[PDB]
RNA sequence: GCAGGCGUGC
RNA sequence: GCAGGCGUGC
Repeated sequence: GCAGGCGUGC
Repeated sequence: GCAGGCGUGC
C1' cells in the first nucleotide's frame, strides 16, 4: 500500500 | 445499512 478476517460504535 | 477500531495474510 492492498486484501481476507474479527470486533465495536451509530 | 453506515462508519470508526483491532488483528492477520500478501
An RNA structure, in which 20 nucleotides are resolved.
Keywords: GUANINE-GUANINE, GG MISMATCH, CONFORMATIONAL EXCHANGE, BASE FLIPPING, syn GLYCOSIDIC TORSION, RNA.
Method: solution NMR. The entry became public in 2000.